The RNA has 22 modelled nucleotides.
[PDB]
C1' cells in the first nucleotide's frame, strides 16, 4: 500500500 | 453520519 | 442496510 | 492475507 474478518463508534 |  | 473512523487481526 |  492493497483484499478481506471481527469489535466499538 | 445517511 | 450504505459511507467513514478508531480498535483487533 | 497479497
Nucleotide at each position: 500500500g492493497g483484499a478481506c474478518u471481527c469489535g466499538a463508534g | 453520519c445517511c
The entry is indexed under Formamide, RNA. It comes from the structure "RNA duplex containing Formamide". It was solved by X-ray diffraction to 1.3 angstrom. Crystals were grown from: MPD, sodium cacodylate.